[PDB]
SRP RNA from Canis sp.: 127 nucleotides with solved positions. Method: electron microscopy, resolution 7.4 angstrom. The entry became public in 2006. An Rfam search finds the family "Metazoan signal recognition particle RNA" in it. From the family's description: The signal recognition particle (SRP) is a universally conserved ribonucleoprotein. It is involved in the co-translational targeting of proteins to membranes. The family has 91 seed sequences and 383,523 matches in Rfam 15.1. The family is grouped with related families in Rfam's "SRP clan". The depositors describe the entry as "Structure of signal recognition particle receptor (SR) in complex with signal recognition particle (SRP) and ribosome nascent chain complex". The entry has 7 different proteins, among them Signal recognition particle 19 kDa protein (SRP19), Signal recognition particle receptor beta subunit (SR b) and ribosomal protein L31. The source organism's lineage runs through Eukaryota, Eumetazoa, Amniota, Caniformia and Canis. Primary citation: Halic et al., Science (2006), "Signal Recognition Particle Receptor Exposes the Ribosomal Translocon Binding Site".

RNA sequence: GACACUAAGUUCGGCAUCAAUAUGGUGACCUCCCGGGAGCGGGGGACCACCAGGUUGCCUAAGGAGGGGUGAACCGGCCCAGGUCGGAAACGGAGCAGGUCAAAACUCCCGUGCUGAUCAGUAGUGU
Numbered sequence: 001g002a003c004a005c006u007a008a009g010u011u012c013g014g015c016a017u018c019a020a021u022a023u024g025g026u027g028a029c030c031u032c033c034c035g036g037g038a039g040c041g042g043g044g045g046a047c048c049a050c051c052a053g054g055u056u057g058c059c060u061a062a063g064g065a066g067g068g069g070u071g072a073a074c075c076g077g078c079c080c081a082g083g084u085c086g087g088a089a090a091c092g093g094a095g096c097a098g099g100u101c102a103a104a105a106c107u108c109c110c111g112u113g114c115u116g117a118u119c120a121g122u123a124g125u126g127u
Base pairs, nucleotide, nucleotide: 002127003126004125005124006123009119011117013115020055021054024051025050026049027048030045031044032043033042034041035040064110066109067108068107069106070105076101077100078099079098084093085092086091
Other pairs, nucleotide, nucleotide, family: 010118cWW012014cWH012116cWW013014cWS013015tWH014115cWW014116cHS015114cWH015115cWW016062tWS016112cWW016113cWS018057cWW019056cWW022053cWS023052cWW025102tWS025103tSS029046cWW038086cSS038090tWW039091tSS039092tSS051102cSS061113cHS062113cSS071104tHS080096tWH080097tWS081096tWH082095tHS083094cWW087089tHS087090tHS
C1' cells in the first nucleotide's frame, strides 16, 4: 500500500419487541331462580375475550398496560331513522341503512428486541 476480522457510524424497510397476576370495566356464552298476559321486570352463580391505569415474576440481547388507522353488505361493540315484531295503549324488542368507538379482529407509526439492505469508510487487530 491492498485486502480481511471485531467494535461501530448513516439511511430507508433491514430484522425483531414476553409471561403470569389483583381491582374495576366492556362484550360474549352458559347455568340457576322470583315476578309477569305479551315485548319483559327482578336476582345468584360459571366460563372466555378484550380494555383502563396498577404489580410482579427472577423474565429476554430487547419487551412500554404509547399513538393512529380500518372496521368489513351482513359476518366487532355501541346509538339506532324508517320499516318490522309484541302490545288496545304506554312502551319494549330484534334490527338494515346512517352515525359512532378506552375495550372482536386486522393493521401502521412511536421508545425497546432481533432483522434484511444501504452508505460510510473513520477505531483497533490480522494478513